The PDB entry is titled "Activated Elongation Complex with IWS1 and ELOF1". The RNA, together with DNA, has 95 modelled nucleotides. Ions in the entry include zinc and magnesium. The reconstruction used 1,837 particles. The 2025 paper behind the entry is "IWS1 positions downstream DNA to globally stimulate Pol II elongation". It was solved by electron microscopy to 4.01 angstroms.
Context: bound to proteins that are not shown
RNA sequence: UUCUGUCUCGUGCCUGGUGUA
DNA sequence: AACCGCCAAGGGGATTACACCTTTTACACCAGGCACGAGACAG
DNA sequence: CTGTCTCGT
DNA sequence: AGGTGTAATCCCCTTGGCGGTT
Numbered sequence: 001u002u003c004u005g006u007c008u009c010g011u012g013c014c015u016g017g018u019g020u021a
Numbered sequence: 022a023a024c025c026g027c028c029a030a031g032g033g034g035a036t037t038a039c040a041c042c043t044t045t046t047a048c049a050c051c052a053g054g055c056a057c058g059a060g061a062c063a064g
Numbered sequence: 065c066t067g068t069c070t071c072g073t
Numbered sequence: 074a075g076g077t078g079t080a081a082t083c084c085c086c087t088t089g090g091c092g093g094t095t
Stems, first nucleotide, its partner, number of pairs: 012055010022095022056073004061068004
């Protein structure tokens, strides 16, 4: 006296309708 | 030239019409929308 | 021409 | 729908004055 692990928090919004306490 | 009165304007007040703002807390779900016609240039 | 590009209502 | 601000035009006091009468 050949190598090699290498991955860590992404996302709609408005409008209208129905419903709860 | 002077004073009494009516006339006009000032201004402050009064009354009427149009303009503006507000209208209970939270909570769940759903579904629908989210602009589209169309004309000019390049392999 | 087909693909891409792009002003107005 | 209810009900508070802002602008409109309609009025008397009273003041400045010109006209009438001395």